[PDB]
Context: bound to proteins that are not shown
RNA sequence: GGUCUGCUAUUUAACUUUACGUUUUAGUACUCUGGAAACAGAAUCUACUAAAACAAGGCAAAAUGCCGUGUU
DNA sequence: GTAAAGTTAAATAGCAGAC
Numbered sequence: 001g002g003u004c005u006g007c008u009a010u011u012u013a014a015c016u017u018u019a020c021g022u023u024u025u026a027g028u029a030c031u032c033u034g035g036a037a038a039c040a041g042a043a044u045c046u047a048c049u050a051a052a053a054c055a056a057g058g059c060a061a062a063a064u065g066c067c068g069u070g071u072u
Numbered sequence: 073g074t075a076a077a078g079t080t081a082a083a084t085a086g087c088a089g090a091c
Stems, first nucleotide, its partner, number of pairs: 002091009012081001014079003018075003021054002024051002027048002033040002057067002
Other pairs, nucleotide, nucleotide, family: 011082cWW013080cWW020074cWW023052cWW026049cWW029046cWW030043cWW030045cWW031042cWW031043cWS032041cWW055068tWS059065cWW059066cWW060063cWS
């Protein structure tokens, strides 16, 4: 050096889910503007909530469905 | 692009008794 075993620490592959982030749309809030107001359109900076895409795309058809930034 | 909960497995490291 090595083979097994016992304790603990390590790292790596694969899997399984999570609540956020960006962005588009619709709404509301914030801002402008007109006005005693009911409200009114203008903007989409600023925020909230919901739906939807989040590698272009490619399969697959009732599905606890699948690949997509790694290496050779 | 990003932090928080899981599991199996391969493998090494370090410690002990043996051949």